[PDB]
RNA sequence: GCCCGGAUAGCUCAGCUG
RNA sequence: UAGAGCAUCAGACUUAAAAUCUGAGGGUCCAGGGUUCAAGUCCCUGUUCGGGCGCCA
Numbered sequence: 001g002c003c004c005g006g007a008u009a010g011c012u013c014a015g016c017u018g
Numbered sequence: 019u020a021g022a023g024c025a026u027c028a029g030a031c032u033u034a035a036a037a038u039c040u041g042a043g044g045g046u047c048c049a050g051g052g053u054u055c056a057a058g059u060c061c062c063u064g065u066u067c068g069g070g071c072g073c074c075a
Base pairs, nucleotide, nucleotide: 001071002070003069004068005067006066007065010024011023012022013021018055026042027041028040029039030038048064049063050062051061052060
Other pairs, nucleotide, nucleotide, family: 009011cHS009022tHH010044cHS015020cSS017056tWS020045tWS021045tWH025043cWW031037tWW057060tHH
């Protein structure tokens, strides 16, 4: 330098524009 | 109109307590911009938590 992900209630986890 | 569990304050069951059930409060969705009528969810820009690559002043 490139690529792959995350950041949520005082705390720990799900949840695809109606 | 982002749901559940731990916790706080109350209510309920039981003769009473522990347990159990229900209700209320609490969401800077890390911040901003952009297609869109509405985006946290789709994409970039700055901040961290990681992993895999590669090394010429």
Shown are 75 nucleotides from a PDB entry: RNA (P/E-tRNA) from Saccharomyces cerevisiae.
The entry has 78 different proteins, among them eS21, eL28 and 40S ribosomal protein S7.
The 2019 paper behind the entry is "Structural and mutational analysis of the ribosome-arresting human XBP1u".
It was solved by electron microscopy to 3.1 angstrom.
It comes from the structure "Structure of XBP1u-paused ribosome nascent chain complex (rotated state)".
Rfam match: tRNA. Rfam classes the family as a transfer RNA. Rfam's curators write: Transfer RNA (tRNA) molecules are approximately 80 nucleotides in length.